The PDB entry is titled "Poliovirus polymerase elongation complex with 2',3'-dideoxy-ctp". An RNA: 31 nucleotides with solved positions. Crystallisation conditions: 95 mM trisodium citrate, pH 5.6-5.9, 6.5-7.0% (v/v) isopropanol, 16.5-18.0% (w/v) PEG4000, 5% (v/v) glycerol, VAPOR DIFFUSION, SITTING DROP, temperature 283K. The entry also contains Polymerase, not shown here. It was solved by X-ray crystallography to 2.41 angstrom. On the sample the depositors note: RNA prepared by T7 RNA polymerase transcription followed by glmS ribozyme self-cleavage. The entry is indexed under RNA-dependent RNA polymerase, elongation complex, virus, protein-RNA complex, TRANSFERASE-RNA complex.
Context: bound to proteins that are not shown
C1' cells in the first nucleotide's frame, strides 16, 4: 500500500485480427 | 459499417 472465496451474465476502457 | 478475439477495471445476479 495492501488485505476480504466461486462462479455465470453484461457494460466500460485500452489493445489487436 | 459488420464480424470476431485479447487484457484490465465495473455491476447486477447464484
Nucleotide at each position: 500500500c495492501c488485505a476480504g472465496g466461486u462462479c455465470u451474465c453484461u457494460c466500460g476502457u485500452c489493445c489487436g485480427g | 459499417g459488420c464480424c470476431c478475439g485479447g487484457a484490465c477495471g465495473a455491476g447486477a445476479g447464484a